[PDB]
Context: bound to proteins that are not shown
C1' cells in the first nucleotide's frame, strides 16, 4: 500500500414508530 | 423539521495482527 481484529462515533439507502 | 428503532452498506479516529 493491501488483508484481518477490536473498540468509539458519524454518515448514505431501505423499511417502520413515535411526536 | 425532532426523536427512537431494525436491516444493508461506507467513512474517520484509537489500539492491535498479518504481507
Nucleotide at each position: 500500500g493491501c488483508g484481518g481484529c477490536g473498540g468509539c462515533g458519524g454518515c448514505g439507502g431501505c423499511g417502520g414508530c413515535g411526536c